[PDB]
RNA sequence: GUGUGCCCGGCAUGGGUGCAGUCUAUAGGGUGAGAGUCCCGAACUGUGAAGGCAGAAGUAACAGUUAGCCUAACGCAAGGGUGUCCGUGGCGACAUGGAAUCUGAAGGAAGCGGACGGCAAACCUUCGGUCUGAGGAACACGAACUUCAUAUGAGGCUAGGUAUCAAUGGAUGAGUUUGCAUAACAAAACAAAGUCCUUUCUGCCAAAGUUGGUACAGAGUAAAUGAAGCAGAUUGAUGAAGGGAAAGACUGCAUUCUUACCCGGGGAGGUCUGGAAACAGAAGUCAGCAGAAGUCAUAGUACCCUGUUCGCAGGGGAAGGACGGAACAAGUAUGGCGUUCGCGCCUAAGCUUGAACCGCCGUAUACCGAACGGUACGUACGGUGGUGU
RNA sequence: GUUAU
Numbered sequence: 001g002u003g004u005g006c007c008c009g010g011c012a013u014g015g016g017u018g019c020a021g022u023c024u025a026u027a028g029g030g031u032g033a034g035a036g037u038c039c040c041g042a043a044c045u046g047u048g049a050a051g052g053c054a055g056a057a058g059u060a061a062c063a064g065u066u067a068g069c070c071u072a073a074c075g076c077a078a079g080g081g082u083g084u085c086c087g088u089g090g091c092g093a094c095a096u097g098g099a100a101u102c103u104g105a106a107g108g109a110a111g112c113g114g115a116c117g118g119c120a121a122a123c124c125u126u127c128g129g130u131c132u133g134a135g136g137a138a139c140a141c142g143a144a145c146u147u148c149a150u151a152u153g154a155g156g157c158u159a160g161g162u163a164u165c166a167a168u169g170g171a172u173g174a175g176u177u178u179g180c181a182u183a184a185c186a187a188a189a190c191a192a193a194g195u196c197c198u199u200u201c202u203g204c205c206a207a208a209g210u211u212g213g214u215a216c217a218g219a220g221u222a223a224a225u226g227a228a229g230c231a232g233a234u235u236g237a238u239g240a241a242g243g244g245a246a247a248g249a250c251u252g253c254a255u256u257c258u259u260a261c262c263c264g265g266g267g268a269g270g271u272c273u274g275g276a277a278a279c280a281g282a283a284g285u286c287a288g289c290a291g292a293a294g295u296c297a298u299a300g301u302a303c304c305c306u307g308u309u310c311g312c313a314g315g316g317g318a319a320g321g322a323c324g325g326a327a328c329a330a331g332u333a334u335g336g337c338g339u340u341c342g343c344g345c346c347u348a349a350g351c352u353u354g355a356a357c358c359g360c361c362g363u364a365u366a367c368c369g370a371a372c373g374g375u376a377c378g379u380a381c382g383g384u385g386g387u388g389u
Numbered sequence: 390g391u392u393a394u
Base pairs, nucleotide, nucleotide: 003261004107006266007265008264009263010262011108014257015256016255017254018253019252020251021250022249023248024247028040029039030038043065044064045063046062047061052204053203054202055201056200057199068119069118070117074113075112076111079103080102081101082100084099085098086097087096088095089094123243124242125241126240127239128238129234130233131232132231133230145229146228147227148226149225155180156221157220158219163214164213166211167210168209169197170196171195172194175190176189177188178187181394182393183392184391267286271282272281273280274279294323295322296321298320303316304315328354329353330352331351332350335346336345337344338343356387357386358385359384360383361382362381363380364379365378366375367374368373
C1' cells in the first nucleotide's frame, strides 16, 4: 500500500470505584440453617451415531432455552471527495445548492439498526493449544534470552512409487495445514488434553475408500526462517479434568480517570484573485526517516496555573511553512601511524553526499481481529537498526 | 476463491 491526520478549549454515550435497589441457570422440584453455587429434571429447539459415498429418520448422548453482554452479512446514514455537468452570488480567486459518481475506514455522528453467530460466576490443583522474550543471512549495532542449525536451499507444503506398524462411528473441542512474503476470513482436510453414547431404514461402491506415524531413495515448489531449552502471556471470558455454599449481572444515584473522524474556537508562512500601487479579498495548511540553537509571522494573541477591588494584577504559553546548519551518517589525506618497498591501518579540518522509503521496540492512548497481522513505523513522546537516487 | 499492511 494515495479519504482523514495541526493547535487550544469542551463533553462520556468509554473505563474504574462507592452506595442503594432488583435479579441469576428450560419449566419446575429437592438437600440444607442458608442455594446464584450442590442433586433432580419434564418439555421445546438443535446436533446426532461404528467400513465408504449419497439420501431419509430423529433414538443414546450432548448443547441452548440464566441474570445478562456482544455481533457478521446486510440496511439506514450526519458528514466528506470529484480536471464532469446545471442552478444561484461574485469583475475575479471562489462560494453555495443540485446532479452524476466515489466515500462514510482499524483511531468521537464517542453513528443508528440488524444479529449468521460468539460470550456469560471467587479461588485451588492437574493436563492441552497458541503467542511473546525486537529488528537484522537473523552478524554487527542495540535497553532488547541462552545454544544451536539454515541460499552449499535448513525447514514447510503439493503429487508419486517402495518399507513398516496402526488407525477408522458420532457428540464435545481449542488448534494445525492448504505447495510457501506475512496475517485474517471463506472452503476443505486434519486435530491436542480429556470426557460422553453403543439406535433405525434405502441405493450404488466394497479384500473398496481415506487417513495418520516413523524410516528410506527422489520429483515439484521460495519476498526465510527452523529446533531445543529455560522464563513469561493467554476474560477471542482459548480446549479439558478434579476440587469448591464461591460469586455474577443489570438499573438509579454518586464519584472519578480517559478519548484522532463529535462540539466551539484558532490559521501563520507560502499560494491565488482584483487593483498600477496602497489595499482588499479567495482557497488553504497540519504524518518519522541527518536536524541542536537562533531567524520572520499568527503572538506573548488564544489559552493555562495562581491572586479578586467583577473587565485585574503576577507567572506561564499554541498551531502550518520556510530560512538557518550545532551535531549525526557515508566517502575522502593536501594530516598522521606502521611499512616486508606492494602497500596495510588511523583520523576528517576542509570538500562531496544524505530525494525518498522499510520497519522494530518502550511508555501513554484509541481501534480492527485476545494473540498473530494490521490501523502513515496507528498516533504522541522516546529507544534503535536497515534500504538508497 | 475474498481481503489487509